[PDB]
Context: one part of a larger RNA, bound to proteins that are not shown
RNA sequence: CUGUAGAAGAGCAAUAAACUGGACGGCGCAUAAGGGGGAAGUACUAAUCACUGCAGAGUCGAUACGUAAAAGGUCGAUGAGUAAGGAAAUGGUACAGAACUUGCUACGCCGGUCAGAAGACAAAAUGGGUUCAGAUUGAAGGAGUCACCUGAGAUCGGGCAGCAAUGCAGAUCAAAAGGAAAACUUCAAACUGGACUGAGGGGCCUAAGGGCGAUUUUGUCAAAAUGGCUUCUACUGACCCGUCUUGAAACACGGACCAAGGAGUCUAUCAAUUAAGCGAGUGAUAGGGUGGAAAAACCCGUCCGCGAAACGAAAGUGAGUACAAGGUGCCAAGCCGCAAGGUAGCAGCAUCACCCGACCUUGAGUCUCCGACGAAGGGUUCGAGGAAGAGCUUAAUUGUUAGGACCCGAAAGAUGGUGAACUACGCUUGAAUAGGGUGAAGCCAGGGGAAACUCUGGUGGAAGCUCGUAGCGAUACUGACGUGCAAAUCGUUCGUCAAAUUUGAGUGUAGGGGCGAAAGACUAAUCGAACCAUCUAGUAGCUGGUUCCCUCCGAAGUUUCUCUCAGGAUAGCAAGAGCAAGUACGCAGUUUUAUUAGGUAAAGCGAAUGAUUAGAGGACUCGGGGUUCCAAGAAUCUCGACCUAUUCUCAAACUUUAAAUUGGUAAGAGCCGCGGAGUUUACUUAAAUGAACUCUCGGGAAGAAUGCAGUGCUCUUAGUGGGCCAUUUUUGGUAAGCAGAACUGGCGAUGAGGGAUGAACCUAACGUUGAGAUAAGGCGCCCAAAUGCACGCUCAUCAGAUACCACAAAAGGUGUUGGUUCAUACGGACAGCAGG
RNA sequence: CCUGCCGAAUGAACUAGCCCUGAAAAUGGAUGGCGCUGAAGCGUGUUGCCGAUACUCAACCAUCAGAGCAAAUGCGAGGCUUUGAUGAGUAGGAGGGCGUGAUCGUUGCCUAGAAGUAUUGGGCGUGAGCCUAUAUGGAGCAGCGAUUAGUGCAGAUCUUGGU
Repeated sequence: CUGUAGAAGAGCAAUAAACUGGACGGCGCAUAAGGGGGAAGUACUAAUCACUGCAGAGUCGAUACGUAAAAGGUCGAUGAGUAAGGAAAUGGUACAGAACUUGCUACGCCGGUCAGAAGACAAAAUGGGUUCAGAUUGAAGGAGUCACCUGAGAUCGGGCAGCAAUGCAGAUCAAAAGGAAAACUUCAAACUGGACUGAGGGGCCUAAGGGCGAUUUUGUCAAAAUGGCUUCUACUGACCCGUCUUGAAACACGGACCAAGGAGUCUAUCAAUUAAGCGAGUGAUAGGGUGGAAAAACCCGUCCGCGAAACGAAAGUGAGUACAAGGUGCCAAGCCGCAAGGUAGCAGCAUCACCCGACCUUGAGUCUCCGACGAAGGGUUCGAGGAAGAGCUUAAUUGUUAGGACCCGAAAGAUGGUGAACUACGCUUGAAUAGGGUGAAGCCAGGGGAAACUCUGGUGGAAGCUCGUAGCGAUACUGACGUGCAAAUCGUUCGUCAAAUUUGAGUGUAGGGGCGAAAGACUAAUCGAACCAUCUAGUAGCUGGUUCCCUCCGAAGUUUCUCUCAGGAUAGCAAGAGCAAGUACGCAGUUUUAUUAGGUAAAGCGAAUGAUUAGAGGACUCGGGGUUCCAAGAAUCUCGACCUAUUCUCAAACUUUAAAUUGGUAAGAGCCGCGGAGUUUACUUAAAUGAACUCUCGGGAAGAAUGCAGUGCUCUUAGUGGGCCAUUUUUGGUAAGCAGAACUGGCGAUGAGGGAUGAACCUAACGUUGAGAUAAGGCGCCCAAAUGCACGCUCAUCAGAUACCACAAAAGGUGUUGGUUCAUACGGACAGCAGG
Repeated sequence: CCUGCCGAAUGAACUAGCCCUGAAAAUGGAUGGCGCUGAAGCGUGUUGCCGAUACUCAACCAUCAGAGCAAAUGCGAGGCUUUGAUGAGUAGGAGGGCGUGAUCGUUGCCUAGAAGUAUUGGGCGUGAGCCUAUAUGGAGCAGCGAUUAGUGCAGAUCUUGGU
C1' cells in the first nucleotide's frame, strides 16, 4: 500500500420530510378567458413583377464563319418589352396571434384543506426473477424385481436330548391353496420456512388468461445526525522501481532529496491514403500591375512543368480495312414475376481474340530504283504499351533516403597556432664542497759500493683512492601518513661527497620535432607523439534515456541473401484504410463416403544382403593330417569346404511381409450420355476418322453429416529476425538445471485458485459488483470445510505422510498379514519328554 | 526304526503388502509448521461440506454486431431509441479524450481584487484533469471555433541551482 469495517481528532453544514396543483380565505398588483376586431405573419390567387424562357433597337466583346486586309455573317453581354414556367416585390382572398372594444377574471405572496408526488435510516405485509433448505402424495418398471407369512415334503448344521438306536427345537430349499409387505429406478402432483435482487416509469398489447420485468403500511430523524476529511486499528492480500534479458526483489546496472531545464524536429524527395478545386487538361514559379500605414490581398502572366503515345541501344516506326472500338465465364441496377425464376449486362477478376513498337518471317507490284515504298501472309518470343484518355494543383498523415537528423557518448584523424619558468643536452659568464685516512713520482741523508744501482730513515704530496659533514642523491623498514603537512611528504637508514661534482642567470635546440651515459626517458602535475583553437554537435552494426489519459487489435526470436554470427534487408506474423455480387450449388487445422498414395513401428532372416552360435547325417564329393596294416594300396581316425534336415542371437546406413497416426484428388447445373448440326488456310487419321471449342437433343429434388457472431481480395505500414519450457518422439554424450532436432501447447507477452514456496505443472483466461453452485485441491489446529461414517494393512532405540518434486540400488529379516504349490494328523501327526 | 505319554491341528518350498536392515558431511531444522499411533499413517469404500478472476443469475461500464426512427419533430445524424453477444497483453498499431503557450475570430472576467501560491473546506469526471470555498496575493485573466507548436519528465553515473 489494494479489498472491508471500526475508533479517535478536526470543523461557519456540502445531503435532509421538500415540491406541483384543485377549491376556498386573508393581502397587494394586473386585467383574464370567450366575442367582435383583425396591423404583421403564413397560405392561396388573378392583375402586376425578381428569377427561368422568348426576345426588338443602342453600346461592349468574341469569332480556324468570311476577306489579300477592310466591309460582311454568327454566338455572347447589357435590357425595353412579351407572356409560357414560377412566385421573391404589388394587388386580392382566406386564415388568425396582435393594438383595440366587450367582459367580475388572470397574477403573485401568505394561510389552511383536498389531491398528486414524497429526503435518510428502518420495521412489517404482499408478490416476482435467481437460488437454498425442510415436509408430503401419486404412477409406471424391475429375473412382471428379490423377498416374508400359512405350510406337506427335501437337504443342511456353528442346537437340546440320547450311552447308543432315536425324538424335541432350527435354518435353507419348497408342491397345489391362500394371504400381507419393504428397498431401488423412472415419471408425475403439492406444502412450508430463508438469502440476494428490484434494471424500467406505459398505456399499449392479447392465447381473453393475462403480459409488459415491486407495491403497500408503519416507525424514527435537528443533535454532528447522515455522507466525507485527517490520524490511527483490525481481518485478507501486498519484495524496488527503471532497464537489458529466455530468465530481475535479486548477490545484474542507474536512482540520497527537491525545483527549473531535458530528447524525433526542420528542409528536401518519391509513394500510399484522406479532404479541395478544375478535367483532357491542370498549375504556376520568375516577373508585370494595382493595393492597406504595412512584406497582405486583388488582376495579368505568348513560355514552362506534369499529363495527353508507345516501343527501340540506335537508324526508326507508331495504336492498319474510313463507317472500329470484340467474344467468353463470374456478376450489380432497371424492367417482368406473389413466388420459382426470366430479361439485361455497368465496374472488377480470369481467359481468347484483335492492334503499335523490339526481335524474327514473308512479299505481287510501285516508283525520284541500288534504296525506299506495299496488296497478301505470319510467329515458340520481347514491352514500365492501343483498343471511347484521368489527369494536374493544394493541405495533412504514415513510410524510404539525405542531411547535426530522437538526445547525450569514443579511442582516432587533419589545419593553423603557443610553450625549454618543470625537465633533457650545448654554450657564455658567476658561485660552492667541515675534519680525517692513506702516501705515489720528485728531493735529502745513512750503510754498500769506483760509478750504475741497492737497502734503511726522512721529506714531499699524486689519484675520475678512501672515512665522513654541507650539498647532490635515493637503498631498506616493503616504517609513519595514505579525506596527508604534502596530487610524492615525514622518521630512521642509506649512495656520493674535490669530480663524467653541485649550482644562478644569460643564451642554442619545438612536436613525427627536439633532447636522451638509452629508462620509449624528459619536453611547465600533460608524452609509445605536448599544449591551444578550429574542421566538429567528428562516426558509432554499441551502452544509456526517450515526458498526459482511456478504448480497442495485437506479434516475432522462423525463410532466403548478405566480410554475413550483437547488424541489415527479405518473406511470415501485426494494424489501419479500402475494393467486391460476401456464386453459399460457398467455405472448414472436423468427420463421412468414394478413388489413392507410403516403406516407417512391428515382424522376418529352414527369403534376398550382411553378420553368427549348436550337434547329426550324406549313395555321390573337394583337399589336408594323423591311424593302421601291410604295404603306396586298401582299410581307418581328424579337419574343414559341398549338399542333407536342422539350430542359437542380431542389423539406422538389410529386407520378402507390413500396420496405427498420416498425404493426393474428389462427393453434380460450369453434371451425365462413343445422339445431333457447326468451325479448323502443314492440327490428327486410309477414313466426318479423331481432337478442341459453338449452337442443339435426352436425362438430372439439389445429390453425406456438422458448423459458419473468421467471404474473398487491394493498398500503406509498425515491431520481430539471441528465444525458453512441458507431454510424447528423438541424436551426441557416462552424465548435466548439457548440446541438438520433430508435432501440439505453453512461458516470454499473464493475472486468479491449487502443488507451503516458486516463469512454463494442475484448474482454469481477467471490464466494476452481489448471490448461487463448482473445477483443481482440500475439510485435527495454523485454515474455509467431517477430529464424518465404514473397510483392509502398519509400531519404527533411523515409522509414515503420495503426481511434475528433491532422488535411492544390488542384497537381506523366524516382524506382521494375505495369497501360491506341494505335504501330516485320533489306522494319533509336528515338538518335547520318554523308552526300547 | 519303532513304541508310550500328551493332545488338535502340524510340515516344506514360494510369492507380495506394510515394517525393519542395506542408508556416511559439514551453521540449527524442516511430511510447510504444530503435532499425529481407536491415526492426523499406507491402499480403498461412502456421504456430505469448503473452495478460483472459470460456470449460473441479475445490476452498472465499454467494445462489436441487430432492429427502428420525416410531408417529421419531446430537442445535437461524428445523433436518438432499443436488443444480443463480448472484454488477457510486452514489442507494436489504430480510435477517441485531458493539459499547456502564441495567432485570427467569437463570448466574457478583473483595485467591488486578475495570475500565482497553501489547503484536514465542498464537489465533478474510470482517467488524464475540472469547478468551487477559505487564506495569501496586488495586475492582469478566461471560455468557445480554428490556426500553429521550443506542448506534458521519475529516471539518461542527464544540465544548473538548492538541500
Solved structure of RNA (26S RRNA, nucleotides 422 to 1468) from Tetrahymena thermophila, 999 nucleotides shown. It holds a match to the Rfam family "Eukaryotic large subunit ribosomal RNA". On this family, see Cannone et al., BMC Bioinformatics 2002: "The comparative RNA web (CRW) site: an online database of comparative sequence and structure information for ribosomal, intron, and other RNAs". Its Rfam clan is "LSU clan". The 2011 paper behind the entry is "Crystal Structure of the Eukaryotic 60S Ribosomal Subunit in Complex with Initiation Factor 6". Among the 44 different proteins in the entry, which are not shown, are RPLP0, RPL6 and RPL18. The depositors describe the entry as "T.thermophila 60S ribosomal subunit in complex with initiation factor 6". Method: X-ray crystallography, resolution 3.52 A. The entry became public in 2014.